Primary citation: Marcia and Pyle, Cell(Cambridge,Mass.) (2012), "Visualizing Group II Intron Catalysis through the Stages of Splicing". This is an experimental structure of RNA (Group IIC intron) with a sequence from Oceanobacillus iheyensis, with 394 nucleotides shown.
RNA sequence: GUGUGCCCGGCAUGGGUGCAGUCUAUAGGGUGAGAGUCCCGAACUGUGAAGGCAGAAGUAACAGUUAGCCUAACGCAAGGGUGUCCGUGGCGACAUGGAAUCUGAAGGAAGCGGACGGCAAACCUUCGGUCUGAGGAACACGAACUUCAUAUGAGGCUAGGUAUCAAUGGAUGAGUUUGCAUAACAAAACAAAGUCCUUUCUGCCAAAGUUGGUACAGAGUAAAUGAAGCAGAUUGAUGAAGGGAAAGACUGCAUUCUUACCCGGGGAGGUCUGGAAACAGAAGUCAGCAGAAGUCAUAGUACCCUGUUCGCAGGGGAAGGACGGAACAAGUAUGGCGUUCGCGCCUAAGCUUGAACCGCCGUAUACCGAACGGUACGUACGGUGGUGU
RNA sequence: GUUAU
Numbered sequence: 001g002u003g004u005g006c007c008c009g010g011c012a013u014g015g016g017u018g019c020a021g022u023c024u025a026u027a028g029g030g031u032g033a034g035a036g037u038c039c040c041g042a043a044c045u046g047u048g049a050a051g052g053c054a055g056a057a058g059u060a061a062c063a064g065u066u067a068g069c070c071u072a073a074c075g076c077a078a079g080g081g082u083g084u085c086c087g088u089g090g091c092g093a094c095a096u097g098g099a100a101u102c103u104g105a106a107g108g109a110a111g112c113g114g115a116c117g118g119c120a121a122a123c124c125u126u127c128g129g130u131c132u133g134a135g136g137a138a139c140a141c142g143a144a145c146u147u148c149a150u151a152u153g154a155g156g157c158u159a160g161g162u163a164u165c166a167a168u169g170g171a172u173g174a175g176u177u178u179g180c181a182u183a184a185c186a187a188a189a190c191a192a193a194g195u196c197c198u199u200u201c202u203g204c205c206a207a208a209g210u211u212g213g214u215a216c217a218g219a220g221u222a223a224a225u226g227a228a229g230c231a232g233a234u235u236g237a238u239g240a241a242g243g244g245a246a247a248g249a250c251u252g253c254a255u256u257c258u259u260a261c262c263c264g265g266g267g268a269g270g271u272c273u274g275g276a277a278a279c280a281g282a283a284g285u286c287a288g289c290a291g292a293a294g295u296c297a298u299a300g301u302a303c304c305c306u307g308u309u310c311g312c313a314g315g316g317g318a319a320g321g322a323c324g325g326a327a328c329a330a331g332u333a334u335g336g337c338g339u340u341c342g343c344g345c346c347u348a349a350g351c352u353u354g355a356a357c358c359g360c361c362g363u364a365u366a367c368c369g370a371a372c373g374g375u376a377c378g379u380a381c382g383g384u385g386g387u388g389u
Numbered sequence: 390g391u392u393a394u
Base pairs, nucleotide, nucleotide: 003261004107006266007265008264009263010262011108014257015256016255017254018253019252020251021250022249023248024247028040029039030038043065044064045063046062047061051205052204053203054202055201056200057199068119069118070117074113075112076111079103080102081101082100084099085098086097087096088095089094123243124242125241126240127239128238129234130233131232132231133230135141145229146228147227148226149225155180156221157220158219163214164213166211167210168209169197170196171195172194175190176189177188178187181394182393183392184391267286271282272281273280274279294323295322296321298320303316304315305314328354329353330352331351332350335346336345337344338343356387357386358385359384360383361382362381363380364379365378366375367374368373
Other pairs, nucleotide, nucleotide, family: 005260cWS005376tHS007318cSS012013tSS012014tHS012258tWH024121tHS025036cHS026042tWH027041tHS031035tWH032034tHS032245tWS035038tWH036246tWS048058tHS048060tHS049059tWH049169cSS050198cWH058059cHS060197cSS066121tWW067120tHS067248tSS071116tHS073114tHS077109cWS078104tHS090092tHS091274cWS092273cSS093281tWS106374tWS106393tWS107260cSS107375tHS110259cWH122244tHS128174tSS128192cSS134142tHS134360cSS135359cSS136138tHS136140tHS138150tWH138224tWH140385tWS142144tHS143361cWS143383cHS150224tHS151224tHS154222tWH154225tWS156179cWS159218cWH160217cWH161216cWW165212cWW173192tHS174191tHS179220tSS183369cSS185390tWW192239tWS194240tSS260378tHS266319tSS267285tHS267320tSS268285tWH268297cSS268320tHS269284tHS270283cWW275277tHS275278tHS285286cSS288359tWH289357tHS289358tWH290327cWS291326tHS292325tHS293324tHS299319tHH300301cHS300317tWS301318tWH302317tHS307312cWS307313cWH312313cSS332348tWS333335tHS333347tWH339342tWS340342cHS348349cHS348350cWS354388cWS355388tHS360377cHS368369tWS369372tWS
């Protein structure tokens, strides 16, 4: 990875907390002083069964039918843009309304609807997966794990042929891979830790099919990372197991902290229009990349904190742009030190250059999609390396 | 195949 992105002020519909009330596992039943927690449990709905594939059953088993909270696709839509057209007003710059079209996003209409679908109970022990402990061919530099491997191609994946053992149904289920930038999602295949169950028909194929491991010898694959250790994180309420008389939910009131597309206000410098000017108008700011003082202007205005005699003291103090050039960064000896007589190194006053990008990290804050990947490096304030015309 | 920086 070309909508937006400034400053001041406002406000939760966002996030905490307190108080009160009501409520909690299909319906129902039990144990018990007490059940939201522990045991039973119809039924309904879904999923659905041992060679492979395609159909059809709806059995076993499993899940949902909790208080409740979210939500994809999609629908609506305030508002936004447009070298196009029409209307109306202006000498004009323009303005306003319509059409056409795009937009309406990952940062406040704190948008409205929807709802494939997800989620939903203190604490303790144990077992999985995933991520993080920058950046950087992964050196330097640096606040930024330790040891290693890797462009002399580490590693991963895709299709073969040898060799070896094994798997094999369905349910539950996080995750992994899919020939390589990375990440999500779709589709397929695989699948941890730990569980559950062992039904019925028809067709085609069956020493068939498909998978998974370890060990060769290669082939194709590159925007490069891989392995191990130690440590942390994991409410997308990540996946299991054992315990657990343990909390969870919603409403109302109160309190608080917070916000980039909401509300109100502001608008310099530059531009542009009319005009000879003076002057009078129009549009319109607005994210990092080498930037300290100081300049011009909005403006000591708006604003903010504090005193009260209420238009009132004192103390602070905005925005975009351009000028400017302390430093820094790269190159440079008419300056130096060492010379093995080639040179090698050191400095940079002066001189030249620094347009643009790429990130990453911390704190704060708001998100998509918890994490990863991202939102201009999200943004603000910091911290830090590179690319380079 | 869809998407994003």

An Rfam search finds the family "Group II catalytic intron D1-D4-3" in it. On this family, see Bonen and Vogel, Trends Genet 2001: "The ins and outs of group II introns". Rfam's curators write: Group II introns are found in rRNA, tRNA and mRNA of organelles in fungi, plants and protists, and also in mRNA in bacteria.
Ions in the entry include magnesium and potassium.
The structure was determined by X-ray diffraction at 2.86 angstrom resolution and released in 2012.